Molecule: tRNAThr
Organism: Escherichia coli K-12
RNA sequence: GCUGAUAUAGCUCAGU
RNA sequence: AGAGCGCACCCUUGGUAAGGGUGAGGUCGGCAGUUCGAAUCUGCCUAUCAGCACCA
Numbered sequence: 001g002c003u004g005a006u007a008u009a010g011c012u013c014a015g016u
Numbered sequence: 017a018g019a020g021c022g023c024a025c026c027c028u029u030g031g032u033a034a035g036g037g038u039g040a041g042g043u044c045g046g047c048a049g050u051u052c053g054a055a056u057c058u059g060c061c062u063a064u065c066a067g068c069a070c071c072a
Base pairs, nucleotide, nucleotide: 001068002067003066004065005064008015010021013018023039024038025037026036027035045061046060047059048058049057
Other pairs, nucleotide, nucleotide, family: 008013tHS015017cSS015044cWW015055tHS018042tWH022040cWH028034tHS029033tWH050054tWS
C1' cells in the first nucleotide's frame, strides 16, 4: 500500500 | 431503532442474593449523496486487528 472483520446506550453482542 | 449485565423505582422470603415489572441511559466512529421511510443504500474518510504487498 490493497483484502477483510471490528463501527452497538456506561461496556460487550444482535438490525440491508 | 434494539437484548443482556450495571443504574434507578417498585415488587418479592421475614430477609439478603437470586427472580419480575416499568423507566432513563444510544449522534448511531465521522462527513457526503439516495428514496415514502433505508441507524434498516452507496462515494471519500479517522480507527483497531488478521493475512498479503513495498521500502532508494